[PDB]
Context: one part of a larger RNA, bound to proteins that are not shown
RNA sequence: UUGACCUCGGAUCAGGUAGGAGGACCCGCUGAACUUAAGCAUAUCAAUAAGCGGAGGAAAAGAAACCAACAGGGAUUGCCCUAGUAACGGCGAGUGAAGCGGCAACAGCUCAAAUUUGAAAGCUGGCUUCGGCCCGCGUUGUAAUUUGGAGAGGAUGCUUUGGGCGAGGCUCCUUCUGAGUUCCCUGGAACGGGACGCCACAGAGGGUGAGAGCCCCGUAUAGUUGGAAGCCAAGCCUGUGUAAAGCUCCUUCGACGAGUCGAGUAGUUUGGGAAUGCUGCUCAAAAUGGGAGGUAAAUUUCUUCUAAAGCUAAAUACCGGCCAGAGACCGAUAGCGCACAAGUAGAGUGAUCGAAAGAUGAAAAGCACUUUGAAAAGAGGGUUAAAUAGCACGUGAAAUUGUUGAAAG
RNA sequence: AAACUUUCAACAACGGAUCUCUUGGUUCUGGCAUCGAUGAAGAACGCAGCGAAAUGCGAUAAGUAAUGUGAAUUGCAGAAU
RNA sequence: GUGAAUCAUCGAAUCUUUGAACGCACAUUGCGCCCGCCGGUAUUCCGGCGGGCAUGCCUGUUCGAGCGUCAU
Numbered sequence: 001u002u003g004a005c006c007u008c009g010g011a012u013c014a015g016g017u018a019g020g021a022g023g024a025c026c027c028g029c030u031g032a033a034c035u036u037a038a039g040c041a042u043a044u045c046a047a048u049a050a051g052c053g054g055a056g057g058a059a060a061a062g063a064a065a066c067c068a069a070c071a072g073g074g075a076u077u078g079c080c081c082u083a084g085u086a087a088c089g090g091c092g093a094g095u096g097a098a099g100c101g102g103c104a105a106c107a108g109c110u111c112a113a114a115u116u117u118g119a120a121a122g123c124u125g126g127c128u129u130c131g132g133c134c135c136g137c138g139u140u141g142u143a144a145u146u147u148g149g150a151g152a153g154g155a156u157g158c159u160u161u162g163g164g165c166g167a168g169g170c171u172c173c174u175u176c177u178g179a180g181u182u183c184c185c186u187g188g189a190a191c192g193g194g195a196c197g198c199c200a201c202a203g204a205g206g207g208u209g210a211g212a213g214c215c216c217c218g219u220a221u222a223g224u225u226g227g228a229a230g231c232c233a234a235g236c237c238u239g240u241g242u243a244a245a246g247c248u249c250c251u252u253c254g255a256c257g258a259g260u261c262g263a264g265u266a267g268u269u270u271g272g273g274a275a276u277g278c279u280g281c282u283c284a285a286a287a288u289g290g291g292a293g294g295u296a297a298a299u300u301u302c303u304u305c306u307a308a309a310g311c312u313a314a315a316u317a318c319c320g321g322c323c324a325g326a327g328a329c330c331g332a333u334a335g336c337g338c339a340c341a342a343g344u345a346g347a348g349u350g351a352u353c354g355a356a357a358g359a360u361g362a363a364a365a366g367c368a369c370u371u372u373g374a375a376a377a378g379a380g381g382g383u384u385a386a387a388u389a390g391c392a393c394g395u396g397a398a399a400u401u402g403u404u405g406a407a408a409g
Numbered sequence: 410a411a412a413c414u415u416u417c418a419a420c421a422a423c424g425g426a427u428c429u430c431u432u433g434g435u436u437c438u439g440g441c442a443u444c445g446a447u448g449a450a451g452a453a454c455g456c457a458g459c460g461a462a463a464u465g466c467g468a469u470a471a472g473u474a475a476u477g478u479g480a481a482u483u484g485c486a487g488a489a490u
Numbered sequence: 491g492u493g494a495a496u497c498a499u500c501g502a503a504u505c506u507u508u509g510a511a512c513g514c515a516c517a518u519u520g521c522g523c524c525c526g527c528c529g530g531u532a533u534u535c536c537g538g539c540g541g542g543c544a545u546g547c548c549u550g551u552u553c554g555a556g557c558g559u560c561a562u
Stems, first nucleotide, its partner, number of pairs: 002561002005558001006556006013550006020444001025056001026054004036043001040090001066073002077104004087095002108311003111257001121142001122137002125134003151253002153250003157247005162238004168232004172227002176223002180196001181212001182195004197214002199203001205217003262283007289306005321441007329434002346353002358430002366393001369380004394428001400422010451508003454467003458485002473502001475499003478495001513521002522543009
C1' cells in the first nucleotide's frame, strides 16, 4: 500500500414497533390522618384512602428446594370448614393465619448445564419465471437429542405413524303462523254491562277515543323459505417404513442455574415482638451437597423435597364498556345531580361548583263572525262530553286576599 | 247606623299540595370481550330550502355507495317516486 | 319501480382544523426544506395543490471513524 476483524457512529436508507385513552375487577410501587386506645411517642384505623407505573377478558398463581410425621398425601385457584382457633398485643383497646377434611374445576410441560463433528443439518431479509437463487446471522453456537417423572450407552424381540373425501349434526341472521269487531243498553268514544259463540303448546306485554285471548303488533310449539362463515362428526379411499416412536432388561455413566444460598445488622411487614416475608449494607458457600422439619446451641440419626431459568386452560373477581331479562324498590321536594335542548343554564382567574324545570284535550276541533277598545283584552256568539279543560291550560288543598250575607267590639 | 278590626259561610283570587299517571332512576341476574401512529378518547369549526339547541354528519357535510323492506316525509314551501 | 322514506341493515367509501399529534412553531389561520403538477407573459417571478421531512428502539442495507487490532 491493500484488505480482514472488533468497537463506535450517520442516513427523509428497507421493513417494523412504543406512546394516549380506559382503569369496575387485576399485578406491583409509594403511602396518611381523622378514628379507637382517659390523653398519648408502641398500637388501631391500615400493610386502607390519596399519588405513580403496567395488563387482560379475566389478570395473577401454578406443576413442590410443598404439606406432613400418617396405614402417608401430592401443581395452582376459589367456596365450606378448620376458627375467632394456634398465635401476637402499652397501662389493652384489639388483632389473627395454616396443614388435614368435603366440594367446584382439573392438564401438563419448555430450557441451561453433552461434540452433528462422517460434513450448521438452523434462521431474518432481497429478487423471482414461485422451481429457486442471492446478500447475510451464526461456531464467543443456530437445528435434532436430554430435563430428574428421568435420561445417556448397550442387549432384545415385538408393536406405532402420512395424506384426502365425507353422510349427518350444531351455532347465526332471514319468509310465514289461532280465534267475534255478531246483537241489545249506557256513553263523545265500548275496550263497560247483558246474550250467543270461537281459539288456546298462544289468557305474557303493549297499542287502539274507558278494564280487549279472538281490531293491530306481538305471544306458544313445531317447523318452514334463503344465505354466509366456522366447528364437531358415523364412516370411506388410499402410501407404507427411507425414517422416526414406544415397551422390557442392564455392567456402567448419569452434566442439574453463585454476589446466589446462608449469616450479621437496620428499616419495614407479619398471627409468626423465641418460630414470618421483603429490601438495603457487610461477609460470603458446598458437593449426598443444599433447603425445610414454627425455642437458641453442639453431637449422632431420620423424613421430605431439589432454590437461585421459563410457559400453561378451568373453576375465581368485576360500582368500566356492549347486549339482554327481572324486582314485595322510588313515583317528579321521591328515584341518579339530571324522567324535559342536564353535567345544561348559571357562578368562579382557576382547580372546580352546579340547579330549577313532567301532565289541555280522544281528536287542535287552539274560538269563525259581530260589536267595544290605540292595543292587551272584554262582551256576545262558537268548538268540545266538558272551557267548571282557553297553549296562565288534569285534579286544584292550606296559608293569604276580594265581593256578598250574618254577627261582635 | 256606617266604616274599620275580628269570627263564620258561599263564590271568586293567590299558590301548587293531594290523587291518578310515567319513553326515568335504583338494585339484582344472565351473556359478551371489541379503543389508538391503518391516527383513538377528547376539543374546535362547519353542514338542512326555511334551525338557535338537542340529534346526525364532514366541503361526497341532517349525508354517498351497497343490501333489505316496499310507498312516504310533513311545521311550511317545493319536487321525486 | 335502480324504487319514496328524518326506514332498517351495513361488509364499500368520504372523513375540515386539531388532539398521544409527528417539518419548526402556535396567545400567529406565522415560517420553512425536498421532489412533482397546475394557473397567471414566464428557464429565473408569484400563488395554489399532491407526495414527503417527529422521537426512542429492533432487524437488515449502505456509507464511514478509531496506531482498538490482524495479515501482507

An RNA structure (26S rRNA, nucleotides 4 to 412; 5.8S rRNA, nucleotides 1 to 156) from Thermochaetoides thermophila DSM 1495, in which 562 nucleotides are resolved. It holds a match to the Rfam family "Eukaryotic large subunit ribosomal RNA". The family is grouped with related families in Rfam's "LSU clan". The work is reported in "Structural insights into coordinating 5S RNP rotation with ITS2 pre-RNA processing during ribosome formation" (Thoms et al., Embo Rep., 2023). Released in 2023, the model rests on electron microscopy data to a resolution of 2.63 A. Among the 53 different proteins in the entry, which are not shown, are Zinc finger domain-containing protein, Ribosomal protein L18-like protein and 60S ribosomal protein L26-like protein.